[PDB]
Solved structure of RNA (28S rRNA, nucleotides 965 to 1857) from Xenopus laevis, 765 nucleotides shown. The entry is indexed under Eif5a, Eef2, Habp4, DapL1, Dap1, egg, Xenopus, ribosome.
Context: one part of a larger RNA, bound to proteins that are not shown
RNA sequence: ACCCGUCUUGAAACACGGACCAAGGAGUCUAACGCGCGCGCGAGUCGGAGGGAC
RNA sequence: GCGAAACCCUGUGGCGCAAUGAAGGUGAGGGCCGGGGCGCCCCGGCUGAGGUGGGAUCCCGCCGC
RNA sequence: GCCGGCGGGCGCACCACCGGCCCGUCUCGCCCGCCCCGUCGGGGAGGUGGAGCGUGAGCGCGCGCGAUAGGACCCGAAAGAUGGUGAACUAUGCCUGGGCAGGGCGAAGCCAGAGGAAACUCUGGUGGAGGUCCGUAGCGGUCCUGACGUGCAAAUCGGUCGUCCGACCUGGGUAUAGGGGCGAAAGACUAAUCGAACCAUCUAGUAGCUGGUUCCCUCCGAAGUUUCCCUCAGGAUAGCUGGCGCUCGUCCGUCGCAGUUUUAUCCGGUAAAGCGAAUGAUUAGAGGU
RNA sequence: ACCUAUUCUCAAACUUUAAAUGGGUAAGAAGCCCGGCUCGCUGGCUUGGAGCCGGGCGUGGAAUGCGAGCACGCCUAGUGGGCCACUUUUGGUAAGCAGAACUGGCGCUGCGGGAUGAACCGAACGCCGGGUUAAGGCGCCCGAUGCCGACGCUCAUCAGACCCCAGAAAAGGUGUUGGUUGAUAUAGACAGC
RNA sequence: GCCGAAUCAACUAGCCCUGAAAAUGGAUGGCGCUGGAGCGUCGGGCCCAUACCCGGCCGUCGCCGGCGCU
RNA sequence: GGGCUAGGCCGCGACGAGUAGGAGGGCCGCCGCGGUGGGCGCGGAAGCCCCGGGCGAGGGCCCGGGUGGAGCCGCCGCGGGUGCAGAUCUUGGU
Numbered sequence: 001a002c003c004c005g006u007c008u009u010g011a012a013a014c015a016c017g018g019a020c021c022a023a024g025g026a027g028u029c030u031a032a033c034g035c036g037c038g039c040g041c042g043a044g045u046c047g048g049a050g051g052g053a054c
Numbered sequence: 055g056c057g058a059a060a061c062c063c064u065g066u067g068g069c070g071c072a073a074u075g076a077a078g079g080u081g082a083g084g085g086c087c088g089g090g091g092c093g094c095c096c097c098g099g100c101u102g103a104g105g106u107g108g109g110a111u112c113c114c115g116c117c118g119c
Numbered sequence: 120g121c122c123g124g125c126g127g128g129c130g131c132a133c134c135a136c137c138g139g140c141c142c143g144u145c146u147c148g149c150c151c152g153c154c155c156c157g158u159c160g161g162g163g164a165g166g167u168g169g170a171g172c173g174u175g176a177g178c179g180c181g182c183g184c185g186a187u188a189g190g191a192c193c194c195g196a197a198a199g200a201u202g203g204u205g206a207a208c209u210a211u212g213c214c215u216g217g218g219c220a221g222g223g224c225g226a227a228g229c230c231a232g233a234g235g236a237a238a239c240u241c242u243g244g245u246g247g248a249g250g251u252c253c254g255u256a257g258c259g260g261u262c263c264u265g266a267c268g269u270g271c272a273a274a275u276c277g278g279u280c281g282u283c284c285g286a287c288c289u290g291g292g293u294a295u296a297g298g299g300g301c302g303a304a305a306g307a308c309u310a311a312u313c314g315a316a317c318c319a320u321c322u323a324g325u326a327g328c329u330g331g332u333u334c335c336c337u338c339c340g341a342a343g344u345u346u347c348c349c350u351c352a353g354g355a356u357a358g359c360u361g362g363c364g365c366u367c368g369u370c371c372g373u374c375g376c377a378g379u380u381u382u383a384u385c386c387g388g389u390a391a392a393g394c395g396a397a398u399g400a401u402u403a404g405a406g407g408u
Numbered sequence: 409a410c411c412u413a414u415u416c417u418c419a420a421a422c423u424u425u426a427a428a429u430g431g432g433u434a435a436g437a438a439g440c441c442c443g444g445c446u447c448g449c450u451g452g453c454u455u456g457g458a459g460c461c462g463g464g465c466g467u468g469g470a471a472u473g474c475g476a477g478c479a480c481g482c483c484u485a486g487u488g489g490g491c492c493a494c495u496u497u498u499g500g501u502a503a504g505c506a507g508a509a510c511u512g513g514c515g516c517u518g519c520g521g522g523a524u525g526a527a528c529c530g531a532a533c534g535c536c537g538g539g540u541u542a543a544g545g546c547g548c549c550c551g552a553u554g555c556c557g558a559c560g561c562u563c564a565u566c567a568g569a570c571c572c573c574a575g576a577a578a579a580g581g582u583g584u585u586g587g588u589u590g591a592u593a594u595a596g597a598c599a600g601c
Numbered sequence: 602g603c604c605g606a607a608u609c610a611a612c613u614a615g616c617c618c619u620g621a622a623a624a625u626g627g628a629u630g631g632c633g634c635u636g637g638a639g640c641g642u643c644g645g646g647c648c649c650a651u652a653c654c655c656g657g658c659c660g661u662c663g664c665c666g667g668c669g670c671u
Numbered sequence: 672g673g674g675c676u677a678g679g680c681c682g683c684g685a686c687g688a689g690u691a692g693g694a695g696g697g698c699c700g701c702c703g704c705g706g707u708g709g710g711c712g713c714g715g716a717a718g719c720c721c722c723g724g725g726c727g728a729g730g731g732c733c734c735g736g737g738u739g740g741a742g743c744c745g746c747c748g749c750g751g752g753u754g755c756a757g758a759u760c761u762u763g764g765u
Base pairs, nucleotide, nucleotide: 003018004017005016006015019765020764021763022762023761024760029189030188031187033185034184035183036182037181038180039179040178041177044069045068046067050063051062052061073080074079084101085100086099087098088097089096104137105136106135107134108133112128113127114126115125116124117123118122139172140171141169142168143167144166145165146164147163150161152159153157192331193330195328199321200320201319202318203317204316210295211294212293213292214291215290216289217288218287221253222252223251228245229244230243231242232241233240234239257282258281259280262278263277265276266275297313299309300308334697335696336695337694338693339692344357346355347354348353358487359486361483362482363481364478365477366476367475376473377472380470381435382434383433384432385431386430391425392423393422398419399418403414405412406411407410439465440464441463442462443461444460445459446458447457490514491513492512493511495509496508498506499505519530520529521528534658535657536656537655538654539653540652544648545647546646547632548631549630553645555644557643558642559641560640561639568634579619580618581617583616584615585614586613587612588611589610590609592607600603601602659687660686661685662684663683664682666681667680668679699754701751702750703749704748705747706746707745708744710743711742718738719737720736721735723734724733725732726731
C1' cells in the first nucleotide's frame, strides 16, 4: 500500500465494462480554404491540356 | 527491363500586377525652388512619395583612453 | 587609431498622427472643351462610404496544423425507400374425401281404454324430435396459478375440466400477399417473426446520445464564465491555453511596466446612527382648549 | 377629539448625518521657459483657441519591485455540468437544501498532520546525502518529555480528553472551588438545649 | 438563660452532576489512563514533510555566455 | 596532452506538480522503397525459450545459451493499412 478503464462536482465503490491468452482492432484519404514553415523563380510566376525528343 | 519515369517545347489559361460603384461607368505622384496671384491656386525649373513624434543600424564632431 | 563619455546628422522596417490621390455619394459652386453646341462632355471646394493608391510580392512546390464537405476516428439506432419471396404453420371462403361408443329426459304423429247429456277431457302404450342431457373416441385447455422451468418440450406432462349430431372434427386439392390478406374482432393471425411479415438493395442511412480510441520522454498548461441560438445532455462568440514568432531593450542611466504602498484630489449612501429631523410605523402620560 | 412641549419602540423597497474596506485620476522632456508663424474657426481689439517653427533648461522631477512592445501580433486546442471554505448575503423551520458577492481551494495534486476522509491545518513535487523546521505531536500501538516540568481545577453507578468534525439545550445541585454585594456579632450573635 | 467565636443571606463564575430514550456488539482511533495519559494557564527539551538550508547527479530554461588563436 | 561529430565542446545562474489540451525531441519500435555498409548467414538467418551477462531515466536494445533450418540487418533519406488491456470489441484457443 483498496481495481483498473470510464462518465463524473465527487469512484476502492452496493456505478458501468473487464474469467483467461493469442492474433485482428479505431483520426484515414481526395477536393478546397486559412496560417505558419521550407524551396524555386520573382512583376511576374506555373504546363497542372497537349505536343516533341527517345 | 527500369521508361506509365526522366528530358524538351508550348503561357491558351489560372493566380498576381487596380481599384470602386447596384449599374451606366470612371479609375490612383509626392516634394523642393523661383516668379506671379493675395483669398484659399496659375506659370517656370529641378527632381521623383510628403510632414510630426518614435526608430535597430550606419555617419560625423568633441572629450577621456 | 583602437576603446568609453554627450553633441548632432541620414534614418530601414514598423507604429501613432496629419496631408495627398482614385472610385461611390452628398453639399456649395463659376469656369472650360467641341464638329457631331447638347436633357453634351469636362474639371473645382468642403464632408463622407470603400475589401484602395501612397516605387509592387506574388506565384509554383512541399511540410505541418486548424475549421469543413465526403462512410469521415471506430462501432451502434427506433425508422424510411425500391424490388422481390412466402397461405408446408395459421386466419377465412370454396372443392373433393373421411370420421363421430354406451345411456338419460323424452317432443309432434299414432293406437287403445276410459269419463261426459253434449262439447270435450283423462289414462296407458307407441313413436324417437332436439345448435337436448350424462359421457367414450375426437376436438378443446378450466383449475391446480401442480410438475418442469440451463425442461421431454424455444409451451410439454399429470390430475381435474369444456364440448362431443352441431355454428361438429379432419386430410387433400384450390382462393386471397405486406399498409396487403384474413379476422364469430384478441390488433388476433399471415412458416417459433405481426399495433404492419420475410428477403436483398438503397446503406458504412443519420445520431446535439452511450462505449472505446494503441510507444516513451521533455516543456507549458486549463474551463464549467460573458453574449446569441426552437438553445437548457448541444453549438457560435468572448475569456482562459498552447504554439510560432517578431519589434526593441539587456553595466550604471533612460524608456516602459505593476492584482502594492505613499502623496495630492475626487466618487459612493453600506455598516453604524437618526427619526426631540422629512416619509412610514408606534407607546405612555402631561399642558393649553 | 384636536393642539403644544415631552416620552417608548422601528424600517429592506425611509432618511438629516455617515464610515471601514473599496473605485477613478495625477505624481513631467509627449515637460517647462523664451521668441515667432499659419487659420477660411472665434472677434470691440493676437481677441481667443488649436496647429507649427526656432532657441534655452535634467536634480527623470514619490517609495518599491520589474525587461517591454507588436488592436498584449499570427494561428489556435480544450472547456462552456463544476464543487467547497472564511466573511458578506437571498429564499427556506431546516437541510451533506436552493441561489449570489469576494478571495482561496478542490476538480487538474501528490506530500506531513486531523485514527479514517476530493475541499480543513502546514506545505505544493526532478533523483539522493546531511541538517533544520512547519502544522501536529511525544504512556504503549507509534518516531519523540524514561523533565525528580510549574501552578491550580476536577471523581463522574451514562467522567473527561482540543480547528473543520461527526449528539446536546432550557432549567437545576447544601458536589467542590473562586468571586461579588449586603446583613448580624464579646452591650455577646449563628446552631443546639 | 446556658454555650463562647464569628456567622448568615443573596448573586455570580469554573469543573463535575441532574436534565440525557433506539433498535447487529463497539468506539477520546485502540489499549488504557484518575500524585494524570483529564481540563486551564505556561516553561525547557524532543519527534519528521516531496517544505527550508548545504552538497551530488539528471533535465529544462536563461546568459547582448565562452571557443574558428591548435 | 587533450580539442572544434561548431547540428560540436565548454562555463555560469536559476528552475522542475499536472487532467483536458498544445508543442518539441527520440541513436524508441513495425512494414515497404531509393541509397549505403567490398554488411551478415547451413562454421546456422528469422522466429521462439531462458533462476545467462548487460546497457538506457524510459520507449527499448545488445550479447550468451538452447531450439530452429534460410534468409536477415545497421546508417542517410522516402511511403504507411505502423505500436492495444479494455470498446456487454472481432476471430480462435483454454

Entry title: Cryo-EM structure of the Xenopus egg 80S ribosome. Among the 77 different proteins in the entry, which are not shown, are 60S ribosomal protein L29, 40S ribosomal protein S26 and 40S ribosomal protein S30. Ions in the entry include magnesium and zinc. Rfam match: Eukaryotic large subunit ribosomal RNA. Its family is annotated with ribosome and structural constituent of ribosome in the Gene Ontology. The family has 88 seed sequences and 107,465 matches in Rfam 15.1.